[PDB]
The RNA, together with DNA, has 53 modelled nucleotides. The work is reported in "RNA extension drives a stepwise displacement of an initiation-factor structural module in initial transcription" (Li et al., Proc.Natl.Acad.Sci.USA, 2020).
Context: bound to proteins that are not shown
RNA sequence: CACCCUCGA
DNA sequence: TTGTGGGAGCTGTCACGGATGCA
DNA sequence: TGCATCCGTGAGTCGAGGGTG
Numbered sequence: 001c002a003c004c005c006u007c008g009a
Numbered sequence: 010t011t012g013t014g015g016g017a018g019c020t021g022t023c024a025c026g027g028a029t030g031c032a
Numbered sequence: 033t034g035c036a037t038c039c040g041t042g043a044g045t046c047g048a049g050g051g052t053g
Base pairs, nucleotide, nucleotide: 001053002052003051004050005049006048007047008046009045022043023042024041025040026039027038028037029036030035031034032033
C1' cells in the first nucleotide's frame, strides 16, 4: 500500500 | 516432453432507466 | 420493428483497535 474482522457516536 | 486426464466457486439485495437483442 | 429483457448504475459521516497478502 491494498483487503478483512471487531467496536464507538 | 506419449497407455488417464476439464475450476472454484457460488443469488441469500433492492430500485430504476435505457441500450440490446429477439420474435 | 416493438417492446420485454438484461445490464449497468446507485445505495451516510467520522473515529478506535487487531490481522495478513
The depositors describe the entry as "Mycobacterium tuberculosis initial transcription complex comprising sigma H and 5'-OH RNA of 9 nt". The entry has 5 different proteins, among them DNA-directed RNA polymerase subunit omega, DNA-directed RNA polymerase subunit alpha and ECF RNA polymerase sigma factor SigH.